[PDB]
RNA sequence: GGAAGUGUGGCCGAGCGGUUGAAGGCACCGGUCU
RNA sequence: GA
RNA sequence: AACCGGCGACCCGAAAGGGUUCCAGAGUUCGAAUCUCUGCGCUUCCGCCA
Repeated sequence: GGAAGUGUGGCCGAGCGGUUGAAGGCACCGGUCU
Repeated sequence: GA
Repeated sequence: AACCGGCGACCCGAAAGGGUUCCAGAGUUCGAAUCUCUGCGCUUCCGCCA
């Protein structure tokens, strides 16, 4: 340089046109609790 | 009482 | 430990709140994280180098 393939949130991880700025998890912050 |  | 709520950046706004952004941007669509294209980063293969 040339194809193909690839790129999701702090880190993981769902999401094959609409109620997904985004499920679920960990982390982090706050709240409840000897 | 973490 | 458990349970409950939250939890990026940038732009706008006095605030309430609004917008953009799912690598970045442009486009198709009534509507795009999701389709197409261009670029950017990476991977493998090739080619480059020897």